[PDB]
RNA sequence: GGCUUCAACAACCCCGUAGGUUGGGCCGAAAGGCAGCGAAUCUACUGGAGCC
Numbered sequence: 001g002g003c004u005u006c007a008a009c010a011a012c013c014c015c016g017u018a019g020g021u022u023g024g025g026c027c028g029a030a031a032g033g034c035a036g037c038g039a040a041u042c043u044a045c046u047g048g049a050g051c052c
Stems, first nucleotide, its partner, number of pairs: 001052007013038001014036001016045007023037001025034003
């Protein structure tokens, strides 16, 4: 340089941070808005472990 894999920390458990894709939920006549969406997934990053 690059690859893989994990989330200890958490007001039961699950949940590292931020942001997309797809598809949902709620509100709304619509435009559009709301939000722990306990759905799949991607990118970058934090912080662990391993490997080339």
Annotation: The depositors describe the entry as "Crystal structure of the ADP-binding domain of the NAD+ riboswitch with Adenosine monophosphate (AMP)". The RNA with a sequence from Candidatus Koribacter versatilis Ellin345 has 52 modelled nucleotides. Ions in the entry include magnesium, sodium and bromide. The source organism's lineage runs through Bacteria, Pseudomonadati, Terriglobales, Candidatus Korobacteraceae and Candidatus Korobacter versatilis. The work is reported in "Structure and ligand binding of the ADP-binding domain of the NAD + riboswitch" (Huang et al., Rna, 2020). The entry is indexed under RNA structure; tRNA-mimicking; X-ray crystallography, RNA. It holds a match to the Rfam family "nadA riboswitch".